[PDB]
This is an experimental structure of RNA (U1 snRNA stem-loops 1 and 2 (55-MER)) with a sequence from Homo sapiens, with 55 nucleotides shown. Crystals were grown from: 40% MPD, 0.15 M sodium chloride, 0.1 M sodium acetate, pH 4.2. Released in 2014, the model rests on X-ray diffraction data to a resolution of 2.5 A. It comes from the structure "U1-70k in complex with U1 snRNA stem-loops 1 and U1-A RRM in complex with stem-loop 2".
Context: bound to proteins that are not shown
Formats: sequence, structure tokens, C1' cells
RNA sequence: GGAUCCAUUGCACUCCGGAUCCAGGAGAUACCAUGAUCACGAAGGUGGUUUUCCU
Repeated sequence: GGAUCCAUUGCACUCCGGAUCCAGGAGAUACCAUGAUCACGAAGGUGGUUUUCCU
């Protein structure tokens, strides 16, 4: 950002209400797959899952 619902008529110049969900972006994922070529094992990456931001 956008969709629905809810709240809001508010005087600022330091973003910035709630909920549920969706797309793209960027994080993160302990768990699953990838049954990883050296005496038990990569890390990770990729695809899921879950989740936090941003629009």
C1' cells in the first nucleotide's frame, strides 16, 4: 500500500489508533523438505512453516 470492520471532527509542524486478512518489499525462523560424499552433524542457501517490520 489495499480490503473489510471498528474508533476518530481532531491545531499540527519528531513516524506512529484497534482488529482480521491480502499483495510486494526487507528482517527473522528454534520446526519440516532438500533424506548434503568421509567414520554422529556443516553453516548456510533454496522451498515451506511461523513471525516482526515497511509500503